[PDB]
Context: bound to proteins that are not shown
RNA sequence: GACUUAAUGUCACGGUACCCAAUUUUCUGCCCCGG
RNA sequence: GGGGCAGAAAAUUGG
Numbered sequence: 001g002a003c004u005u006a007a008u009g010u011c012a013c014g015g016u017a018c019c020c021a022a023u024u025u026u027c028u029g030c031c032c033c034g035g
Numbered sequence: 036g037g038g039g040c041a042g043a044a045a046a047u048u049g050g
Stems, first nucleotide, its partner, number of pairs: 019050003024045004029040003
C1' cells in the first nucleotide's frame, strides 16, 4: 500500500468419488543301476 | 559308491 475486493441483495453446510467382479486352476513327499 | 527336486505356467484391471 499495490498485487487483490465493491457495498441498499452471496441457500454452495445446494451435491457420499459412487456402481459391478470368489487370489484362483492344474500336480501321488516320491524314488535304483552303474561313477 | 552316490542322494535329487524343493515351486513351474496364466490373470496384474475393465465397464